[PDB]
Context: one part of a larger RNA, bound to proteins that are not shown
RNA sequence: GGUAGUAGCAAAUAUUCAAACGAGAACUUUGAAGGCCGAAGUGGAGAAGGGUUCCAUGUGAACAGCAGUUGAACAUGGGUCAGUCGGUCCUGAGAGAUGGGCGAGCGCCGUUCCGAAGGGACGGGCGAUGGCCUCCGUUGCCCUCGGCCGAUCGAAAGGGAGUCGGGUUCAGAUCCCCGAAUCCGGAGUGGCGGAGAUGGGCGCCGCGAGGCGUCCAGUGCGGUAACGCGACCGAUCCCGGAGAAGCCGGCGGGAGCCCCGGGGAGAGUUCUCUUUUCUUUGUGAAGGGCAGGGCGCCCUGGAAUGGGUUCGCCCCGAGAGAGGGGCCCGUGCCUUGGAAAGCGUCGCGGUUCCGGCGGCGUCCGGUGAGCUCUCGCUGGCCCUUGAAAAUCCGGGGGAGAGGGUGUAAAUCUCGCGCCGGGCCGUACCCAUAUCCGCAGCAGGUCUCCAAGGUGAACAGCCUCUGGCAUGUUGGAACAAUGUAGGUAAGGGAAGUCGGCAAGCCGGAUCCGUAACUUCGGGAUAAGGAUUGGCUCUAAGGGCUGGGUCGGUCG
RNA sequence: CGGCCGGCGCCUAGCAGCCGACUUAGAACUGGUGCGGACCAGGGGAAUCCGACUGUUUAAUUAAAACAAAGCAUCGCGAAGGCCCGCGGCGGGUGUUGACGCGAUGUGAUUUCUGCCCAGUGCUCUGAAUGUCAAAGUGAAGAAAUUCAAUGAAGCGCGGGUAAACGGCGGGAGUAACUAUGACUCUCUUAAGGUAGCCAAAUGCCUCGUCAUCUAAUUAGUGACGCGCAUGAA
RNA sequence: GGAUGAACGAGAUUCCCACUGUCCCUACCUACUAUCCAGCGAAACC
Numbered sequence: 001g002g003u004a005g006u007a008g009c010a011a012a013u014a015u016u017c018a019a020a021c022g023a024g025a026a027c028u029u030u031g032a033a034g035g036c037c038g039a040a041g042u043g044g045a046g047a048a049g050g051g052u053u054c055c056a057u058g059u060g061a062a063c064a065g066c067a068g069u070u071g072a073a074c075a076u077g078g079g080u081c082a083g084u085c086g087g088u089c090c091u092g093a094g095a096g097a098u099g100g101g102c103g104a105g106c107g108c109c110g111u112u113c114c115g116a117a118g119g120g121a122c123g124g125g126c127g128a129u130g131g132c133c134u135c136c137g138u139u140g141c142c143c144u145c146g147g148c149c150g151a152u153c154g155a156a157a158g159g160g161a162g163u164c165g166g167g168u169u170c171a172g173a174u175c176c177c178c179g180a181a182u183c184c185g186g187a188g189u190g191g192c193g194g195a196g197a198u199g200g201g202c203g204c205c206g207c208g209a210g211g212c213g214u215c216c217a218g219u220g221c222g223g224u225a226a227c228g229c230g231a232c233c234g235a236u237c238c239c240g241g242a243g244a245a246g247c248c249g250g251c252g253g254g255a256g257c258c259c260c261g262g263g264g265a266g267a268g269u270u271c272u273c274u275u276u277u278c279u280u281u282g283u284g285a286a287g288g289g290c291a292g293g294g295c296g297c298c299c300u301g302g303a304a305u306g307g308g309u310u311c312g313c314c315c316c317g318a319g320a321g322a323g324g325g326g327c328c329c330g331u332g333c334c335u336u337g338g339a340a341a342g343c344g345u346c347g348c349g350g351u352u353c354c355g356g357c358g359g360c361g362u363c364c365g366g367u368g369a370g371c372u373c374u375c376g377c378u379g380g381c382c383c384u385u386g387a388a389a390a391u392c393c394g395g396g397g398g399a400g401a402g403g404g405u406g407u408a409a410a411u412c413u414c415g416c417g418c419c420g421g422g423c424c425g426u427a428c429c430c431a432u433a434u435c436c437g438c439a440g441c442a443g444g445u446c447u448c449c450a451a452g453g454u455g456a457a458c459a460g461c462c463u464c465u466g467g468c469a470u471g472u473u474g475g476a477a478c479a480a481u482g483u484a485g486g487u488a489a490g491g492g493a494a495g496u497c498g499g500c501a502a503g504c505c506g507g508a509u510c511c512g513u514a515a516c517u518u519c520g521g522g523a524u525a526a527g528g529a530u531u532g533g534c535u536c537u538a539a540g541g542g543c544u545g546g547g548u549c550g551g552u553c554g
Numbered sequence: 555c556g557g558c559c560g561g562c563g564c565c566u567a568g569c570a571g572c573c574g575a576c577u578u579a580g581a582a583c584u585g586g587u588g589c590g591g592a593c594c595a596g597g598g599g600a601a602u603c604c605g606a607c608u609g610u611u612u613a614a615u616u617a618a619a620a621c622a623a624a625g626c627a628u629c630g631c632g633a634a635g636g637c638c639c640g641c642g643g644c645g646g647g648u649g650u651u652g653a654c655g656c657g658a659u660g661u662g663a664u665u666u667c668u669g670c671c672c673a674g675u676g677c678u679c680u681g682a683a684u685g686u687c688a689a690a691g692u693g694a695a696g697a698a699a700u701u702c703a704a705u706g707a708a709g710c711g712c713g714g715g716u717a718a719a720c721g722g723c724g725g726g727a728g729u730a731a732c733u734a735u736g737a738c739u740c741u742c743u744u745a746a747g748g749u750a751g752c753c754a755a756a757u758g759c760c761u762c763g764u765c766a767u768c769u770a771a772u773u774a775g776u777g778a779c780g781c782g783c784a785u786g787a788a
Numbered sequence: 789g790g791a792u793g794a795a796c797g798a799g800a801u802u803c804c805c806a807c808u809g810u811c812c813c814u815a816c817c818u819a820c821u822a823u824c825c826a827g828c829g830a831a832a833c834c
Stems, first nucleotide, its partner, number of pairs: 001834002008828002015033006035468003043449004049429002053427001054078006063071002083182002085425003089159002094153002100109003120145002123143002126140001163180005183421004191416003194412002199216006219401001220229003233400001237396006246381012258368001259366004263281006286336005292329004297325004306316003342362007382386001435444002451463004473826004482820007490812002494810001499807001507531005516521001518663001532584002535581006541573005551559001585589001597805007604797002609621002625661007636648004665791003669723003674720002676716004681712001685710002692703004724742005751785001752782001763779005
Other pairs, nucleotide, nucleotide, family: 003832tWS004831tHH005006cHS005829tHS006830tWH007829tHS010820cSS011432tWW012432tWS012471tHS014034tWS021025tWH022024tHS022069cWS025069tWS026473tWS027066tWW034469cWW035470cHS037042tSS038463tHS038465tHS039464tWH041465tWW042467cSS048430tHS048431tWW052080tWW060071tWH062073tWS064440cHS066473tWS072433tHS078171tWS079080cWH082426tWH083162tSS084162tSS086156cSS088160tHS091155tWH091388cSS092154tHS093154tHS096111tWS096151tHS097111tWH099110tHS102642cSS103105tHS108642tWS112117tWW112150tHS113115cWH115117cHS117150cSS118146cSS125141cWW127140tWS128139tWS131135cWW131136cWS155158tHS155387tWW158387cWS159389tWS159390tWS161183cSS163174tSS164284cSS168173tWH169171tHS180285tWS187417cWW194231tWS196410tHS197409tHH198218cSS198408tWH205210cWS206208tHS206209tHS217405tWH218404tHS218406tWW223225tHS225298cSS226325tWS230414cSS234399tHS235398tHS236397tHS243390tHS244389tHH245388tWH282341cWH283337tWS283338tHS283339tWH284337tHS284338tWH285337tHS291330tHS301321tHS302319tWS302320tHS303316tWS303317tWS303319tHS307320tSS309313tHS310312tHS312378tWS330332cHS339341tHS349354cWH350351cSS350352tWS384386cSS402409cSS403406cSS431445tWH437441tWS455457tHS455459tHS460593cSS480822tHS481821cWW488809tWH489813cWW492808tHS492810tHS493499tHS493500cWH493808tWH496498tHS503807cSS506590tWS506595cWH512526tHS513525tHS514523tHH515522tHS517520tWS518520cHS534582cWW548562cWW550551cHS550552cSS553554cHS564566tHS588591cHS604619cSS606794tWS606795tWS607623tHS611618tWH624662tHS626718tWS632652tSS633651tWW635649tWW661788cSS664792cWW667787tWS668788cWH671745cSS672719tWH684711cWW687708tWS691704cWW696699tHS717720cHS722745tWS729737tHS730735tWH736737cHS736738tHS743747tWS744746tWS748749cHS748786tWS749787tWH750786tHS754761cWH754763tWS755757tHS758760tWS768774tWW769771tHS787789cSS809813cWS
């Protein structure tokens, strides 16, 4: 080349009308309709992985298996902002040098083992002394002291101080702006308060309130207690706590959503009915307070006629019940933040590309085996007992240090103030088109959030928020054969290797359930009845008040 | 028109007010007998074979009766040890262990049972004077290389033990007064001659075995029977 | 390993009941195809 303008461009229900731009519209965009995903999404965000695909404008050759005025293509520009979000730090399973050992050797074994493995420390003291050389920070050796007894690596899901609201861009934001914070680190010249800590006794004097002298105190105080109070000395060492612990069940508290009555503001219907149906109806962190939840916390007291009590339990002379306190959590409510912000409506202006300006509002309740998070209590199970470490804290102990009664000292985990927080990641995709599968490949690929109805139900079905254009083409026909789905008289497995395939059965309530058995089961055995709509009727709860005569005026 | 301390009274078989969910039962009516109206949503029974079960398995033709498993049973080892790694180091793993433990196997819950054989092949104990038996060593011969002899380690050989080690577990004749069978008898024979059980079984050649049942008709299935080509006890 | 025995099994097998296009014996309807058109456009093989 033939094949051949042939096979094909058929998985997941679906499009239509008008307009606009344009040389050109089945495929773009805008509107209108009709639909699908249907909250375990065809939605909203991430981890891996990609690497600029992100976002604008422009093109119209190729590529996007029809076409494109479209694009994740091509060109030209732009875009990722951090003390608080991660990395960084820590150790885990483990990896890995050195000492040592082996090895012809590159080396590899081993990880505390065949090591003189501490390079530190307030202080003691000798110091050269550089110095606001009065000193006093530095420093050299000595004295004392001393096992992170194993370098180092290993987590973008483990551990790990501390950031939230509002605005903002074509594309960035817990990072920019505005506003509220906050942790850590530091401050030699100490920045200010407060605490420590200012009492007594005596003696003159003072009518006295108070002076002057002198002596002695003073490293806080309250509560029977649990413990409280704003601070509230103290090293080497020592004991401890936090970090730091499984799975499952059952309750309970709080939130978010759902729901139910109302009150508004705005839309929808209005042929009739509908005081209607829909939408909407806020308060961050960090403080302060108070509900509420928990407590094997304290004190009084002493319990049998045992009592208290949970859905279940469980508890009690090793101290019940009842009274009275204490602590912890406080994510809820109030307040500061805070209405000045936001949102909803209604208006009025321009700088018409202004965080413009103004009004009005942003209300009052009720429910629950609801759902989802979270907090708590108490069980169950285990020949299964469910990390470590950086880091941080408390206590015990007392070496020491402070001043000589002063507007004083050492000290201070109290209040305020001052300075700093470097390096790297930060766009976007996260998948019926940005990842892997040679590709815009029905495959594969770790998570977070999760509305209304029906219902046992995150079942299936239908809808709202949000999303999309039927999965890489349309049009016209309705032949065979297919593939996927249905139905069928009368028979009822006669079909076939075989009841293969399909059909029947099905939920729930009330009945009723054999053989057999390892006594658990068999068992939804089998078998039967019932189920709609409407109108009623019973039954199942919770909060309040049971106060007899003014005896008789605060 | 509100209280300050007490004569003054009997809700005491509880009333009264308000509020609030959801659910169960019963009844009347009503419809062209329809009603879990879509969606969702077990066909069932009687047996036999096998594996107890849940679990697992050949990614891309096998999901099973296979592997696993709990239970059972054996074996080795008291640490200078057992099993195992390793080119090498007294180097590693089990082992942060210690016989109620590690390691190596078989079988496969429970129930009920697990017979006989140690000749073979293994494994194991014993080592007596033991036969065989290397290097070195000792002795002699020789001028020496060499040669010969003695001495004899483990192992092998000899001897025990052991089958929940591997495995194995017969033939032939005759015989009861009808026949037919054969309880009994005799025999060759081996390490024992297959026991309790079960069976034309997923194991039976013959074979579509024979009888019964199931059907109108059964090379199927089930129940029986059994010198069973070639069932059988961890 | 022999024999059992409940429960279980996407294991093998035989029958019965219900059910049925599995069949007697086929028929009809629907979706997507094929088919035709515009556009696009392969390969096995020879």

Method: electron microscopy, resolution 2.8 A. The entry became public in 2020. The RNA (28S rRNA, nucleotides 2344 to 3843) from Homo sapiens has 834 modelled nucleotides. The work is reported in "Selective inhibition of human translation termination by a drug-like compound" (Li et al., Nat Commun, 2020). The sample was in a buffer at pH 7.6. The entry also models magnesium, zinc and potassium ions. It holds a match to the Rfam family "Eukaryotic large subunit ribosomal RNA". Rfam links the family to the GO terms structural constituent of ribosome and ribosome. The family is grouped with related families in Rfam's "LSU clan". The PDB entry is titled "Structure of a drug-like compound stalled human translation termination complex". Among the 77 different proteins in the entry, which are not shown, are 40S ribosomal protein S15a, 40S ribosomal protein S10 and 40S ribosomal protein S27. The entry is indexed under Selectively stalling, translation termination, drug-like compound, human ribosome, RIBOSOME.